[PDB]
């Protein structure tokens, strides 16, 4: 490292600077 | 007209990294000597010197009262 | 109130202790133990 | 009451890049180096290499 | 008379090879600590090697001194050439603005 | 710098008379402190 | 008469300035 | 007040 | 004789 | 020490509110 | 400087005339 | 439309 | 048209400093940091240690 | 005039058993 047996268990959510202006859906 | 999303679009501000500068600020120990600065010892003197401390309840004996 | 003896309960060790006060000594870690200079200045 | 070379720790300022940061996978991806030394420093002798200055000789204008 | 080239010779600066002298350091304590191997105080050295690799070390159980498997760590410092990023200064070229 | 000419821009230029406001402001004269 | 008031002139005075010059 | 030149005096060295 | 220092030490620029 | 120029203050009549 | 009178300017109200 | 004032530009003349 | 100054760009020279083996783009049922909300209700940050009457 | 079906295991850690050499 591989095969079999048995036991224990499984997805908090969202986001990655802000403000303002111009453009597209 | 409403709101949303988007523009390695435009400006402002913020943040990080990387460079880079300032007559910017502080600090960086003796050898012409057997030193010294900062910080420690959970090191010694050291039983240092000076102080203050060592349980409660029940019964009996003596005892002040 | 004080001393002694007995019965029960718990009861850090320490009394060379603990608290305060101060000094001396010894030992550890650390630093550019750099260069130029022993040079009367504002 | 200066204006040596560095190291440590800060403050302030300009500039670039980016807009949290790093592993992993994929690509007509882009990439793509060397040499010496491991005591150090200095002086002296000699050798070799390169450059500048002076004197002499030869040739040309 | 002036200028240029070559020659050998002399002086001066820079760099390199061999020896000698001096200074400081060797705690580098596993005697330069980047590895491995050789080796050193009457000396400072020599050989090989440098990241899909090598080396050191720890752990085991067997075999029976190698390896096996699992882990931790080291692979360094200095200078120069090239290439490349940043900063300050100078000269030239260009564009805009103003004043006499 | 000064003068003249031309062009452009900006500003100004077209109701009167009388009365009232111890309405306001300025000037003159008189009185008081 | 007063001005917390003002343009010109002192064989006018004092102070500073230019150590301007001798 | 500073700088330069000349003269005099004192001190030190050769 | 030479050199250096001092003289609110004198003169001149 | 002397002369010239500038500034400030005081006095005097010219002078004006 | 404080009260009165005169003159000028500005604002408001009323009346009359003209466009 | 006319007059006055200010600013800018161009042309001519004079002075430094 | 000529001369002067400021600002900005290009080139060359000089001084100084840094780097010198990985970097760019793309992609995710990827890691870790930071922020918002559950979350001011006994186990940490929306109060029982200023020793109190 | 109208009509009719679905596609799937996942993969982590631990324990025991067997294999990977003279």
């Nucleotide at each position: 490292a591989u095969a079999c047996u048995u036991a224990c268990c499984u997805u908090a959510a969202g986001a990655u600077a802000u403000c303002a202006g111009a453009g597209g859906a | 007209a409403a709101g949303u999303c988007c523009u390695a679009c435009u400006g402002a501000u913020c943040a990080a990294a990387c460079a880079u500068g300032c007559g910017c600020u502080u600090c960086c120990a003796a050898u012409a000597g057997u030193a010294g600065a900062a910080g420690g010892a959970c090191g010694u003197u050291a039983a240092g010197c000076a102080u203050u401390u060592a349980u409660c309840a029940u019964u009996g004996a003596a005892c002040u009262a | 109130g004080u001393u002694c003896a007995u019965u029960g309960a718990a009861g850090u060790c320490a009394u060379u202790g603990a608290u305060g006060c101060a000094a001396a000594c010894u030992c550890c870690u650390u630093g550019g133990u750099c260069a130029c200079a022993c040079a009367c200045a504002c | 009451g200066g204006c040596g070379c560095g190291g440590a720790a800060g403050g302030c300022g300009u500039g670039u890049u980016u807009g949290c940061u790093g592993a992993c996978g994929u690509u007509u991806c882009c990439a793509u180096u060397c040499c010496c030394u491991u005591g150090u420093u200095u002086c002296a002798a000699u050798c070799a290499u390169u450059g500048g200055u002076u004197a002499a000789u030869c040739c040309c204008u | 008379u002036u200028g240029g080239g070559u020659u050998a010779a002399a002086c001066u600066g820079a760099u390199u090879u061999u020896u000698g002298g001096g200074g400081c350091c060797c705690u580098u304590u596993g005697u330069u600590u980047c590895u491995u191997c050789u080796g050193c105080c009457u000396g400072g050295a020599g050989a090989a090697g440098u990241u899909u690799g090598a080396c050191a070390c720890c752990a085991a159980a067997u075999u029976c001194a190698a390896a096996u498997u699992g882990g931790u760590g080291u692979u360094a410092g200095g200078g120069g050439a090239g290439c490349u990023g940043g900063g300050g200064c100078c000269u030239u070229u260009c564009a805009a603005a103003a004043g006499a | 710098g000064c003068u003249u000419u031309g062009u452009a821009g900006a500003g100004g230029c077209a109701u009167u008379c009388u009365u009232u406001u111890u309405g306001a402001c300025u000037a003159c004269u008189u009185u008081u402190c | 008469g007063c001005g917390u008031g003002c343009c010109a002139u002192u064989u006018u005075a004092g102070u500073u300035u230019u150590u301007g010059a001798c | 007040g500073a700088u330069u030149c000349g003269a005099a005096u004192g001190a030190a060295c050769u | 004789a030479g050199u250096u220092u001092a003289u609110g030490a004198u003169g001149a620029a | 020490g002397u002369u010239g120029a500038g500034a400030u203050u005081a006095u005097u009549u010219g002078g004006u509110c | 400087g404080a009260u009165u009178g005169u003159a000028g300017u500005u604002u408001g109200a009323a009346g009359a005339u003209g466009u | 439309a006319g007059u006055c004032u200010c600013a800018a530009c161009u042309u001519u003349g004079c002075u430094c | 048209a000529a001369a002067u100054u400021u600002u900005g760009g290009a080139a060359g020279g000089u001084c100084u400093u840094g780097g010198u083996a990985g970097g760019a783009a793309c992609g995710g049922g990827u890691g870790g940091a930071u922020c918002u909300u559950a979350u001011a209700a006994u186990u940490u940050u929306u109060g029982a240690u200023u020793u109190a009457u | 005039a109208a009509a009719a079906a679905a596609a799937a295991a996942a993969g982590g850690u631990a324990u025991g058993u067997a294999u990977u050499a003279a």